[PDB]
Context: bound to proteins that are not shown
């Protein structure tokens, strides 16, 4: 200089056959690789 993984707390959108479905962010914390 560049690449990779996950969440605590808070907030948002669209669809629904009325069973429910589909999708995100903000803020804060931990970690790996060249």
């Nucleotide at each position: 200089g560049g690449c990779a993984g996950a969440a605590g707390c808070u907030g948002c959108c669209u669809c629904u056959u009325c069973g429910g479905a589909g999708g995100c962010a903000g803020u804060u914390u931990c970690u790996g690789c060249c």